An RNA structure, in which 25 nucleotides are resolved.
It comes from the structure "SOLUTION STRUCTURE OF B. SUBTILIS T BOX ANTITERMINATOR RNA".
It was solved by solution NMR.
RNA sequence: GAGGGUGGAACCGCGC
RNA sequence: GCGUCCCUC
Numbered sequence: 001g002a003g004g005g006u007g008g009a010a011c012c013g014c015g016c
Numbered sequence: 017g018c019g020u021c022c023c024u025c
Base pairs, nucleotide, nucleotide: 001025002024003023004022013020014019016017
Other pairs, nucleotide, nucleotide, family: 002003cWW007021tHS009012tHS009021tHS
C1' cells in the first nucleotide's frame, strides 16, 4: 500500500 | 456480546 490466501477466520486463539 | 485476517511483493 496491495495483491493473493486457506477465512465470514481457521490453523487458533485472540481481543473490549 | 461482538471485530477478527495473513505474507510477499